Shown are 76 nucleotides from a PDB entry: RNA (atRNA synthetic Stop tRNA (76-MER)) from Escherichia coli K-12. Rfam match: tRNA. From the family's description: Transfer RNA (tRNA) molecules are approximately 80 nucleotides in length. Their secondary structure includes four short double-helical elements and three loops (D, anti-codon, and T loops). Further hydrogen bonds mediate the characteristic L-shaped molecular structure. tRNAs have two regions of fundamental functional importance: the anti-codon, which is responsible for specific mRNA codon recognition, and the 3' end, to which the tRNAs corresponding amino acid is attached (by aminoacyl-tRNA synthetases). tRNAs cope with the degeneracy of the genetic code in two manners: having more than one tRNA (with a specific anti-codon) for a particular amino acid; and 'wobble' base-pairing, i.e. permitting non-standard base-pairing at the 3rd anti-codon position. The family is grouped with related families in Rfam's "tRNA clan". Rfam classes the family as a transfer RNA. NCBI's taxonomy places the organism under Bacteria, Pseudomonadota, Gammaproteobacteria, Enterobacteriaceae, Escherichia coli. Primary citation: Albers et al., Nat Commun (2021), "Harnessing evolutionarily flexibility in tRNAs to maximize nonsense suppression activities". The structure was determined by electron microscopy at 2.9 angstroms resolution and released in 2021. The reconstruction used 45,000 particles. The entry has 50 different proteins, among them 50S ribosomal protein L9, 30S ribosomal protein S17 and 50S ribosomal protein L33.
RNA sequence: GGGGUGGUGGCUCAGAAGGGAGAGCAGCGGCCUUCAGAGCCGCGAGACGGGGGUUCGAUUCCCCUCCGCUCCACCA
Numbered sequence: 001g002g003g004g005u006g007g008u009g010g011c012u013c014a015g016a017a018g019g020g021a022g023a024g025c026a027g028c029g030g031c032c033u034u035c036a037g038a039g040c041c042g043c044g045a046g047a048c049g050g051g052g053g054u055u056c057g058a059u060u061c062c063c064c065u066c067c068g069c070u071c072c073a074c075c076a
Stems, first nucleotide, its partner, number of pairs: 001072002004069004010025004019056001027043005050064004
Other pairs, nucleotide, nucleotide, family: 003070cWS009010cHS009023tHH010046cHS015048tWW016017cSS018055tWS018057tWS026044cWW049065cWW054058tWH055057tHS058061tHS
């Protein structure tokens, strides 16, 4: 100076190739316990990296910005 790839809850993870994201940790509880830890069972809420475009609809497809990693061209 270019090239490829990917970016998901507060933390770790699943599912891909437009018709609709599932969990564990963590929270408030119940059961059990002498009371806990552990275990089990409920409830609940939580993100497809910010802006734009194609589309009946974008997590997915296109572009800008940002964050990385992973390669070669200056030229040695």